Released in 2014, the model rests on X-ray crystallography data to a resolution of 2.5 A. Shown are 34 nucleotides from a PDB entry: RNA. Among the 2 different proteins in the entry, which are not shown, are Ribonuclease 3. The PDB entry is titled "Crystal structure of yeast RNase III (Rnt1p) complexed with the product of dsRNA processing". Keywords: RNase:RNA complex, ribonuclease III domain, double-stranded RNA-binding domain, endoribonuclease, dsRNA-specific RNase, double-stranded RNA, HYDROLASE-RNA complex. On the sample the depositors note: Derived from U5 snRNA 3' end cleavage product. The entry also models magnesium ions. The 2014 paper behind the entry is "Structure of a Eukaryotic RNase III Postcleavage Complex Reveals a Double-Ruler Mechanism for Substrate Selection".
Context: bound to proteins that are not shown
RNA sequence: CAUGUCAUGUCAUGAGUCCAUGGCAUGGCAUGGC
Repeated sequence: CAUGUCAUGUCAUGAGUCCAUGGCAUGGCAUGGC
C1' cells in the first nucleotide's frame, strides 16, 4: 500500500420484520505486494 476473516460499538438497508441484510468506526488474527 491494499486484501481476507472475526469481535465490539454505531449508523443504515428490506416487500411476511419475534425475521433478514449491509456501511462505518475501533480492536484482534491472518494474507499479499513494495